Description
An RNA structure, in which 21 nucleotides are resolved. Crystals were grown from: 5prime monophosphate 10-mer dsRNA:ADP:AlF4:mg complex was mixed with reservoir buffer (0.1 M tri-sodium citrate dihydrate pH 6.1, 0.04-0.08 M ammonium dihydrogen phosphate) in a 2:1 ratio. The 2016 paper behind the entry is "Structural Analysis of dsRNA Binding to Anti-viral Pattern Recognition Receptors LGP2 and MDA5". The PDB entry is titled "Structure of chicken LGP2 witha 5'p 10-mer dsRNA and ADP-AlF4-Mg".
[PDB]
Context: bound to proteins that are not shown
Formats: sequence, C1' cells, structure tokens
RNA sequence: GGUACGUACCC
RNA sequence: GGUACGUACC
Repeated sequence: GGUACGUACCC
Repeated sequence: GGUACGUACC
C1' cells in the first nucleotide's frame, strides 16, 4: 500500500 | 445509508 471486519459516532 | 478510528489478513 490492498482488503475485510470490529468499536465509536451520525443518519 | 454513511463517517472516523482500530485490528486482522494479504
């Protein structure tokens, strides 16, 4: 750097 | 439906 998910937040 | 951060994989 790429990807995903978690947490927080808003809608 | 988004934002930020984090971790993990690659």